[PDB]
Context: bound to proteins that are not shown
This record gives sequence, C1' cells and structure tokens, in this order.
RNA sequence: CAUGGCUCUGCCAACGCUACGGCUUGGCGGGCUGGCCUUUCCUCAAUAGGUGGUCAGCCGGUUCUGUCCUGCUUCGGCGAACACGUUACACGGUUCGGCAAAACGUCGAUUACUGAAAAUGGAAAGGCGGGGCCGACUU
RNA sequence: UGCCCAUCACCUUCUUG
RNA sequence: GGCAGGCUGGG
Repeated sequence: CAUGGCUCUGCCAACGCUACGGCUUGGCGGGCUGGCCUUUCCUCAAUAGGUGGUCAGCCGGUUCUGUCCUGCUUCGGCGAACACGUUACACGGUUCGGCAAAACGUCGAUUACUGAAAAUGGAAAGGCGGGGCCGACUU
Repeated sequence: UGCCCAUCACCUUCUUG
Repeated sequence: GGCAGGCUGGG
C1' cells in the first nucleotide's frame, strides 16, 4: 500500500516454554488480502472552471459587526450609494465573416400514418430559428 | 471588470508504500 | 453597495 497480517507453511536457528510431540520466536524463503492483486494511486503536488472577498497597486488586508439603502426625471437625463473612471476604459474570443444543408431546436405533431383504440407507437414534408456549420483572424 | 487571494467541484501524475 | 465600531498595519 493491494495495513507492522496469516488460527501460514517450508527451512534454519534460539527469548523462552514444553504434555518432549511440539510450540514459540526470530531469521529465512514461499503462498496468501481483487487483473496476475497493474489498475483503483488514498497522499501530496497540479491544470482549468465556479463561489465569495479583494488590487484598480503601502495603505490596505480580514471578516466580525452595528446600522443604511435601493430611486428619480426637468423626459433629455440622472442615480444605483469611493471594486469609483461602480469597468488596471480594454477584452474574455461577448471575434469576424461565410453559412444554416445536416444535426439541433421549434412548430408542423403527441398531427399524417399504423392500428378498435395511439394504446408510455409514430413520423415526415414543410415552415421557422441558430443553438449548428465552414473559413479568416485571434483565442 | 483584470490583477489576484479565500474557496468548491473537477483534471490529473504523483507515488502515498 | 456604503458608513461606523472593531481588528490588523502604516513610517
């Protein structure tokens, strides 16, 4: 670790103990706890996503707290309460096309159809989407 | 929001013997 | 979210 196992053997010794057989205990093998006991690793380290707090850089860190508060308007606005430029004001690809065939979706439809009955069968054609696709450039 | 720390599931290669 | 009280610094 698939745990200092084994009521587990072979061997060899000797703490010892013997009912004299052994046993024990130690080596010392071996078998044994799932493929073959690899895997399944349990650790730890570690990549990328979420959740909260924070740096928009030496004054914050960190929550516990107590409280407070979520509008307005002149119709243009404004506000959202120093994460304060509420946004290191610039992108994550939230990018650009090209598409939208298919798959996807949806509707058509729990319709058509089948069958007494859609009964935990069953579409499609089509139409509509982009969620999907193909490049470019970036990620 | 980007720079990151709490933190939650992962993804591992790591050997935890 | 913010203000305040803590708490943890500041040089």
The depositors describe the entry as "Diversity-generating retroelement (DGR) ribonucleoprotein reverse transcriptase - Resting State 1a". This is an experimental structure of RNA (Diversity-generating retroelement (DGR) RNA Sp; Diversity-generating retroelement (DGR) RNA TR; Diversity-generating retroelement (DGR) RNA avd) with a sequence from Bordetella phage BPP-1, with 167 nucleotides shown. It holds a match to the Rfam family "Bacteriophage Diversity-Generating Retroelement RNA". The family's RNA type in Rfam is small RNA. For this family Rfam cites "RNA control of reverse transcription in a diversity-generating retroelement" (Handa et al., Nature, 2025). It was solved by electron microscopy to 3.05 angstrom.